The depositors describe the entry as "Giardia Ribosome in PRE-T Classical State (C)". Solved structure of RNA (tRNA) from Giardia intestinalis, 74 nucleotides shown. It holds a match to the Rfam family "tRNA". From the family's description: Transfer RNA (tRNA) molecules are approximately 80 nucleotides in length. It is annotated as a transfer RNA. Rfam links the family to the GO term triplet codon-amino acid adaptor activity. Majumdar et al. published it in Nucleic Acids Res. in 2023: "Insights into translocation mechanism and ribosome evolution from cryo-EM structures of translocation intermediates of Giardia intestinalis". Released in 2023, the model rests on electron microscopy data to a resolution of 6.49 A.
RNA sequence: GCGGAUUUACUCAGAAGGGAGAGCACCAGAAUAUCAAAAUGGAGUCCUGUGUUCGAUCCACAGAAUUCGCACCA
Numbered sequence: 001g002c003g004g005a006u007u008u009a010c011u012c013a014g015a016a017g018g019g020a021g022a023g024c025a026c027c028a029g030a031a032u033a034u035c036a037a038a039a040u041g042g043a044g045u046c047c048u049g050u051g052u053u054c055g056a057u058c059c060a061c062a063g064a065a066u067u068c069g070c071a072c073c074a
Base pairs, nucleotide, nucleotide: 001070002069004067005066006065007064011022012021018054026042027041028040047063048062049061050060051059
């Protein structure tokens, strides 16, 4: 300087039109003599600005960061 790929509740896993799955920061009773560990529940969510659509988590796109990678010539 160009390229492609992904961003997701802290971590992320997912979905590739019609899913939000866990750990868990936790939390809340129960466990225990009390704790600890474990079990058992409550909750938090797709990086942003457009477009297509019957409705993008999904694709196309600008950007915000990022990761492969490639990058005088004799």